Keywords: queuosine, tRNA, QTRT1/2, tRNA modification, RNA BINDING PROTEIN. Shown are 76 nucleotides from a PDB entry: RNA (mouse tRNA-Tyr) with a sequence from Mus musculus. Rfam match: tRNA. Gene Ontology term of the family: triplet codon-amino acid adaptor activity. On this family, see Lowe and Eddy, Nucleic Acids Res 1997: "tRNAscan-SE: a program for improved detection of transfer RNA genes in genomic sequence". About the family: Transfer RNA (tRNA) molecules are approximately 80 nucleotides in length. Their secondary structure includes four short double-helical elements and three loops (D, anti-codon, and T loops). Further hydrogen bonds mediate the characteristic L-shaped molecular structure. tRNAs have two regions of fundamental functional importance: the anti-codon, which is responsible for specific mRNA codon recognition, and the 3' end, to which the tRNAs corresponding amino acid is attached (by aminoacyl-tRNA synthetases). tRNAs cope with the degeneracy of the genetic code in two manners: having more than one tRNA (with a specific anti-codon) for a particular amino acid; and 'wobble' base-pairing, i.e. permitting non-standard base-pairing at the 3rd anti-codon position. It was solved together with Queuine tRNA-ribosyltransferase catalytic subunit 1 and Queuine tRNA-ribosyltransferase accessory subunit 2. The reconstruction used 283,575 particles. The work is reported in "Queuosine is incorporated into precursor tRNA before splicing" (Guo et al., Nat Commun, 2025). The source organism's lineage runs through Eukaryota, Gnathostomata, Theria, Murinae and Mus. Released in 2025, the model rests on cryo-electron microscopy data to a resolution of 2.9 angstrom.
[PDB]
Context: bound to proteins that are not shown
RNA sequence: CCUUCGAUAGCUCAGUUGGUAGAGCGGAGGACUGUAGAUCCUUAGGUCGCUGGUUCGAAUCCGGCUCGAAGGACCA
Numbered sequence: 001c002c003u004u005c006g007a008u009a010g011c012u013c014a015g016u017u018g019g020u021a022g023a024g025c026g027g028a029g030g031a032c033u034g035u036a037g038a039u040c041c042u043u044a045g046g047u048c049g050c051u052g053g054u055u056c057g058a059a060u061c062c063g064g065c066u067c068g069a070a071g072g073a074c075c076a
Base pairs, nucleotide, nucleotide: 001072003070004069005068010025012023013022019056028042029041052062053061
Other pairs, nucleotide, nucleotide, family: 002071cWW002072cWW007066cWW008014tWH009010cHS009045cWS010045cHS011024cWS015048tWW018055tWS018057tWS020057tHS022046tWH026044cWW027043cSS030040cWW050064cWW051063cWW054058tWH055057tHS072073cWS
């Protein structure tokens, strides 16, 4: 240099097919006062890696870089 995939709550992933985000697992306020009618209610916590374009609206569409996984070695 070249080709294919990958980056999202503390973190694995769904959503990635355009509606500002959920579940498992982290974690927030409060109730334990004769629990199997299911460990319960409220809810804190995400500039969705960065940059740029598209759109009424972008985690999602689109290109590439920082960091890349995966293929031919910038060179062997």